[PDB]
An RNA: 50 nucleotides with solved positions. The entry is indexed under RNA dependent RNA polymerase, VIRAL PROTEIN. Primary citation: Kouba et al., Nat.Struct.Mol.Biol. (2019), "Structural snapshots of actively transcribing influenza polymerase". The entry also contains Polymerase acidic protein, RNA-directed RNA polymerase catalytic subunit and Polymerase basic protein 2, not shown here.

Context: bound to proteins that are not shown
RNA sequence: UAUACCUCUGCUUCUGCUAUU
RNA sequence: GAAUGCUAUAAUAGC
RNA sequence: AGUAGUAACAAGAG
Repeated sequence: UAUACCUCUGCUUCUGCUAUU
Repeated sequence: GAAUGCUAUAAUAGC
Repeated sequence: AGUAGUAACAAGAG
RNA backbone atom coordinates (compact mmCIF):
# COMPACT_ATOMS: atom_id res chain seq x y z
C4' U A 1 -0.68 2.25 0.00
C3' U A 1 -1.92 1.37 0.00
O3' U A 1 -2.96 1.91 -0.80
C1' U A 1 0.00 0.00 0.00
P A A 2 -4.46 1.93 -0.24
O5' A A 2 -4.74 0.39 0.08
C5' A A 2 -5.27 -0.48 -0.93
C4' A A 2 -5.32 -1.90 -0.41
C3' A A 2 -6.40 -2.18 0.62
O3' A A 2 -7.68 -2.36 0.01
C1' A A 2 -4.36 -3.12 1.34
P U A 3 -8.98 -1.61 0.59
O5' U A 3 -9.54 -2.64 1.67
C5' U A 3 -9.97 -3.96 1.30
C4' U A 3 -9.75 -4.92 2.44
C3' U A 3 -10.55 -4.64 3.69
O3' U A 3 -11.87 -5.16 3.56
C1' U A 3 -8.30 -5.14 4.26
P A A 4 -13.10 -4.43 4.30
O5' A A 4 -12.92 -2.90 3.90
C5' A A 4 -14.02 -1.99 4.04
C4' A A 4 -13.55 -0.70 4.67
C3' A A 4 -12.63 0.17 3.80
O3' A A 4 -12.99 1.54 3.92
C1' A A 4 -11.61 -0.23 5.88
P C A 5 -14.14 2.16 3.00
O5' C A 5 -15.49 1.73 3.74
C5' C A 5 -15.86 2.29 5.02
C4' C A 5 -17.35 2.20 5.23
C3' C A 5 -17.92 0.79 5.33
O3' C A 5 -19.04 0.70 6.21
C1' C A 5 -18.97 1.92 3.57
P C A 6 -18.85 0.71 7.80
O5' C A 6 -17.77 -0.44 8.06
C5' C A 6 -18.00 -1.79 7.63
C4' C A 6 -16.84 -2.66 8.05
C3' C A 6 -16.48 -2.61 9.53
O3' C A 6 -17.31 -3.47 10.30
C1' C A 6 -14.52 -2.33 8.27
P U A 7 -18.02 -2.91 11.61
O5' U A 7 -16.89 -3.03 12.73
C5' U A 7 -16.30 -4.31 13.04
C4' U A 7 -14.98 -4.11 13.73
C3' U A 7 -15.02 -3.30 15.02
O3' U A 7 -15.43 -4.12 16.10
C1' U A 7 -13.24 -2.54 13.66
P C A 8 -16.52 -3.60 17.14
O5' C A 8 -15.66 -2.71 18.14
C5' C A 8 -14.73 -3.36 19.03
C4' C A 8 -13.65 -2.41 19.46
C3' C A 8 -14.09 -1.23 20.30
O3' C A 8 -14.40 -1.60 21.64
C1' C A 8 -12.56 -0.49 18.68
P U A 9 -15.63 -0.89 22.37
O5' U A 9 -15.04 0.55 22.69
C5' U A 9 -13.86 0.69 23.50
C4' U A 9 -13.44 2.14 23.57
C3' U A 9 -14.49 3.14 24.02
O3' U A 9 -14.58 3.18 25.44
C1' U A 9 -13.36 3.96 22.10
P G A 10 -15.95 3.61 26.17
O5' G A 10 -15.98 5.19 25.95
C5' G A 10 -15.05 6.03 26.64
C4' G A 10 -15.57 7.44 26.68
C3' G A 10 -17.02 7.58 27.15
O3' G A 10 -17.20 8.73 27.98
C1' G A 10 -16.79 8.50 25.00
P C A 11 -17.22 8.61 29.58
O5' C A 11 -16.26 9.79 30.03
C5' C A 11 -14.93 9.84 29.51
C4' C A 11 -14.04 10.70 30.37
C3' C A 11 -12.59 10.24 30.45
O3' C A 11 -11.88 10.66 29.29
C1' C A 11 -13.38 10.77 32.62
P U A 12 -10.92 9.64 28.54
O5' U A 12 -9.96 9.14 29.71
C5' U A 12 -9.03 10.03 30.36
C4' U A 12 -7.76 9.29 30.72
C3' U A 12 -7.27 8.30 29.67
O3' U A 12 -5.85 8.32 29.54
C1' U A 12 -7.72 7.16 31.69
P U A 13 -5.17 8.65 28.13
O5' U A 13 -5.35 10.23 27.99
C5' U A 13 -4.33 11.13 28.48
C4' U A 13 -4.84 12.55 28.48
C3' U A 13 -6.22 12.77 29.11
O3' U A 13 -6.19 13.11 30.51
C1' U A 13 -5.91 14.05 27.09
P C A 14 -5.41 14.42 31.07
O5' C A 14 -4.05 13.81 31.65
C5' C A 14 -4.02 12.54 32.33
C4' C A 14 -3.11 12.60 33.54
C3' C A 14 -3.33 13.80 34.46
O3' C A 14 -3.26 13.41 35.83
C1' C A 14 -1.07 13.71 33.79
P U A 15 -4.39 12.46 36.46
O5' U A 15 -5.11 13.40 37.52
C5' U A 15 -4.37 14.33 38.32
C4' U A 15 -5.32 15.13 39.18
C3' U A 15 -6.44 14.34 39.84
O3' U A 15 -6.68 14.82 41.15
C1' U A 15 -7.36 16.03 38.48
P G A 16 -6.81 13.79 42.38
O5' G A 16 -5.66 14.29 43.37
C5' G A 16 -4.32 13.79 43.23
C4' G A 16 -3.34 14.76 43.84
C3' G A 16 -3.55 15.11 45.30
O3' G A 16 -3.05 14.10 46.17
C1' G A 16 -3.20 17.09 44.09
P C A 17 -3.95 13.58 47.38
O5' C A 17 -3.51 14.52 48.59
C5' C A 17 -2.12 14.73 48.90
C4' C A 17 -1.97 15.97 49.75
C3' C A 17 -2.86 16.06 50.98
O3' C A 17 -2.30 15.31 52.05
C1' C A 17 -2.95 18.10 49.81
P U A 18 -3.25 14.52 53.06
O5' U A 18 -3.89 15.68 53.94
C5' U A 18 -3.05 16.53 54.75
C4' U A 18 -3.85 17.66 55.36
C3' U A 18 -5.18 17.27 55.99
O3' U A 18 -5.01 16.71 57.29
C1' U A 18 -5.50 19.17 54.63
P A A 19 -6.13 15.73 57.87
O5' A A 19 -7.42 16.66 57.90
C5' A A 19 -8.25 16.74 59.07
C4' A A 19 -9.17 17.93 58.98
C3' A A 19 -10.65 17.62 58.87
O3' A A 19 -11.21 17.31 60.15
C1' A A 19 -10.09 19.21 57.24
P U A 20 -11.74 15.83 60.47
O5' U A 20 -13.31 15.98 60.29
C5' U A 20 -14.05 16.91 61.10
C4' U A 20 -15.03 17.69 60.25
C3' U A 20 -16.21 16.91 59.70
O3' U A 20 -17.19 16.66 60.70
C1' U A 20 -15.34 18.30 58.01
P U A 21 -17.87 15.21 60.82
O5' U A 21 -16.62 14.23 60.92
C5' U A 21 -16.72 13.00 61.68
C4' U A 21 -15.70 11.98 61.20
C3' U A 21 -14.25 12.44 61.17
O3' U A 21 -13.41 11.54 61.88
C1' U A 21 -14.84 11.43 59.10
P G B 1 -21.34 18.98 88.05
O5' G B 1 -21.78 17.50 87.66
C5' G B 1 -23.02 17.27 86.96
C4' G B 1 -23.01 15.92 86.30
C3' G B 1 -24.27 15.57 85.52
O3' G B 1 -23.96 14.78 84.37
C1' G B 1 -24.01 14.04 87.31
P A B 2 -24.08 15.40 82.88
O5' A B 2 -22.60 15.25 82.31
C5' A B 2 -21.75 16.40 82.08
C4' A B 2 -20.29 16.00 82.12
C3' A B 2 -19.76 15.22 80.92
O3' A B 2 -19.38 16.07 79.85
C1' A B 2 -19.03 14.19 82.93
P A B 3 -20.16 16.04 78.44
O5' A B 3 -20.42 14.49 78.18
C5' A B 3 -19.68 13.75 77.19
C4' A B 3 -18.32 13.40 77.74
C3' A B 3 -17.49 12.42 76.91
O3' A B 3 -16.76 13.13 75.90
C1' A B 3 -17.48 11.78 79.21
P U B 4 -16.80 12.62 74.38
O5' U B 4 -16.20 11.15 74.48
C5' U B 4 -14.89 10.92 75.04
C4' U B 4 -14.63 9.44 75.18
C3' U B 4 -14.59 8.66 73.87
O3' U B 4 -13.45 7.80 73.82
C1' U B 4 -16.11 7.64 75.37
P G B 5 -11.98 8.42 73.57
O5' G B 5 -11.75 8.22 72.01
C5' G B 5 -12.68 7.50 71.17
C4' G B 5 -12.61 8.05 69.76
C3' G B 5 -11.21 8.27 69.21
O3' G B 5 -11.12 7.89 67.84
C1' G B 5 -12.43 10.29 69.11
P C B 6 -10.29 6.58 67.43
O5' C B 6 -11.05 6.08 66.12
C5' C B 6 -12.49 6.11 66.04
C4' C B 6 -12.95 7.30 65.23
C3' C B 6 -12.53 7.31 63.76
O3' C B 6 -13.36 6.47 62.96
C1' C B 6 -12.22 9.47 64.72
P U B 7 -12.88 4.99 62.54
O5' U B 7 -12.62 5.12 60.97
C5' U B 7 -13.57 5.77 60.09
C4' U B 7 -12.98 7.04 59.51
C3' U B 7 -11.90 6.86 58.45
O3' U B 7 -12.43 6.69 57.15
C1' U B 7 -11.20 8.48 60.04
P A B 8 -11.43 6.53 55.91
O5' A B 8 -12.42 6.44 54.67
C5' A B 8 -12.96 7.62 54.07
C4' A B 8 -13.65 7.27 52.77
C3' A B 8 -13.95 8.44 51.84
O3' A B 8 -12.81 8.86 51.09
C1' A B 8 -15.92 7.19 52.20
P U B 9 -12.28 8.02 49.82
O5' U B 9 -13.19 8.56 48.63
C5' U B 9 -13.36 7.80 47.41
C4' U B 9 -14.34 8.49 46.50
C3' U B 9 -15.61 9.02 47.16
O3' U B 9 -16.18 10.10 46.43
C1' U B 9 -16.20 7.27 45.71
P A B 10 -15.50 11.54 46.45
O5' A B 10 -16.70 12.50 46.01
C5' A B 10 -17.53 12.17 44.89
C4' A B 10 -18.97 12.48 45.20
C3' A B 10 -19.25 13.94 45.56
O3' A B 10 -19.46 14.73 44.40
C1' A B 10 -20.21 12.54 47.20
P A B 11 -18.49 15.96 44.09
O5' A B 11 -18.98 17.08 45.10
C5' A B 11 -20.28 17.68 44.96
C4' A B 11 -20.71 18.36 46.24
C3' A B 11 -19.80 19.48 46.73
O3' A B 11 -20.09 20.71 46.06
C1' A B 11 -20.25 18.00 48.51
P U B 12 -18.92 21.77 45.77
O5' U B 12 -18.65 22.41 47.20
C5' U B 12 -19.70 23.11 47.89
C4' U B 12 -19.28 23.42 49.31
C3' U B 12 -17.98 24.19 49.47
O3' U B 12 -18.16 25.58 49.23
C1' U B 12 -17.99 22.37 50.96
P A B 13 -16.98 26.44 48.59
O5' A B 13 -15.89 26.49 49.74
C5' A B 13 -16.15 27.19 50.97
C4' A B 13 -15.01 27.00 51.95
C3' A B 13 -13.61 27.29 51.42
O3' A B 13 -13.34 28.69 51.40
C1' A B 13 -13.59 25.27 52.64
P G B 14 -12.60 29.35 50.15
O5' G B 14 -11.06 29.16 50.50
C5' G B 14 -10.49 29.80 51.65
C4' G B 14 -9.26 29.05 52.10
C3' G B 14 -8.15 28.91 51.08
O3' G B 14 -7.39 30.10 50.89
C1' G B 14 -8.49 26.84 52.15
P C B 15 -6.88 30.53 49.42
O5' C B 15 -5.61 29.60 49.18
C5' C B 15 -4.39 29.83 49.90
C4' C B 15 -3.67 28.53 50.17
C3' C B 15 -2.85 27.99 49.02
O3' C B 15 -1.61 28.68 48.94
C1' C B 15 -4.13 26.23 49.95
P A C 1 -14.68 32.08 11.34
O5' A C 1 -16.26 31.90 11.37
C5' A C 1 -16.92 31.28 12.48
C4' A C 1 -18.27 30.77 12.07
C3' A C 1 -19.31 30.68 13.18
O3' A C 1 -19.97 31.93 13.37
C1' A C 1 -19.18 28.60 12.07
P G C 2 -19.70 32.79 14.72
O5' G C 2 -19.99 31.74 15.88
C5' G C 2 -21.33 31.37 16.22
C4' G C 2 -21.37 29.98 16.80
C3' G C 2 -20.93 29.86 18.25
O3' G C 2 -21.92 30.32 19.17
C1' G C 2 -19.94 28.13 17.00
P U C 3 -21.50 31.32 20.34
O5' U C 3 -20.98 30.33 21.48
C5' U C 3 -21.87 29.40 22.12
C4' U C 3 -21.16 28.11 22.43
C3' U C 3 -20.27 28.09 23.66
O3' U C 3 -21.02 27.87 24.85
C1' U C 3 -19.14 27.07 21.86
P A C 4 -21.00 28.95 26.01
O5' A C 4 -19.44 29.18 26.25
C5' A C 4 -18.63 28.18 26.88
C4' A C 4 -17.27 28.12 26.23
C3' A C 4 -16.18 28.96 26.89
O3' A C 4 -15.56 28.19 27.93
C1' A C 4 -16.15 29.29 24.54
P G C 5 -15.27 28.83 29.36
O5' G C 5 -14.06 29.83 29.07
C5' G C 5 -12.77 29.33 28.71
C4' G C 5 -11.94 30.42 28.08
C3' G C 5 -11.45 31.51 29.03
O3' G C 5 -10.04 31.46 29.18
C1' G C 5 -12.24 32.41 26.95
P U C 6 -9.40 30.75 30.46
O5' U C 6 -7.83 30.83 30.16
C5' U C 6 -7.28 30.20 28.98
C4' U C 6 -6.14 31.02 28.42
C3' U C 6 -4.86 31.03 29.26
O3' U C 6 -3.69 30.92 28.46
C1' U C 6 -5.58 33.25 28.87
P A C 7 -2.83 29.56 28.47
O5' A C 7 -3.79 28.54 27.71
C5' A C 7 -4.25 27.35 28.37
C4' A C 7 -5.16 26.56 27.46
C3' A C 7 -4.60 26.25 26.06
O3' A C 7 -4.78 24.87 25.75
C1' A C 7 -6.76 27.15 25.89
P A C 8 -3.93 24.17 24.57
O5' A C 8 -4.89 22.99 24.08
C5' A C 8 -6.00 23.23 23.19
C4' A C 8 -7.29 22.76 23.83
C3' A C 8 -8.33 22.18 22.88
O3' A C 8 -8.17 20.77 22.76
C1' A C 8 -9.32 23.86 24.21
P C C 9 -8.19 20.08 21.33
O5' C C 9 -9.75 19.94 21.02
C5' C C 9 -10.52 18.81 21.48
C4' C C 9 -11.98 19.18 21.58
C3' C C 9 -12.75 19.19 20.27
O3' C C 9 -13.21 17.89 19.94
C1' C C 9 -13.24 21.15 21.51
P A C 10 -12.88 17.28 18.51
O5' A C 10 -13.83 18.10 17.53
C5' A C 10 -15.26 17.98 17.61
C4' A C 10 -15.94 19.13 16.91
C3' A C 10 -15.58 19.35 15.44
O3' A C 10 -16.34 18.51 14.58
C1' A C 10 -15.56 21.43 16.58
P A C 11 -15.62 17.40 13.67
O5' A C 11 -15.31 16.24 14.72
C5' A C 11 -14.37 15.21 14.43
C4' A C 11 -13.77 14.72 15.73
C3' A C 11 -12.67 13.67 15.61
O3' A C 11 -11.41 14.28 15.37
C1' A C 11 -14.27 12.95 17.18
P G C 12 -10.27 13.48 14.59
O5' G C 12 -9.75 12.45 15.69
C5' G C 12 -9.09 12.94 16.87
C4' G C 12 -8.83 11.79 17.82
C3' G C 12 -8.00 10.66 17.25
O3' G C 12 -6.62 10.97 17.29
C1' G C 12 -9.87 9.77 18.39
P A C 13 -5.63 10.23 16.29
O5' A C 13 -5.94 8.69 16.55
C5' A C 13 -4.91 7.77 16.94
C4' A C 13 -5.51 6.49 17.46
C3' A C 13 -5.34 5.26 16.57
O3' A C 13 -4.06 4.69 16.72
C1' A C 13 -7.57 5.38 17.33
P G C 14 -3.16 4.38 15.45
O5' G C 14 -3.56 2.88 15.08
C5' G C 14 -3.08 1.77 15.88
C4' G C 14 -4.05 0.61 15.81
C3' G C 14 -3.74 -0.46 14.76
O3' G C 14 -3.78 -1.77 15.30
C1' G C 14 -5.97 0.36 14.51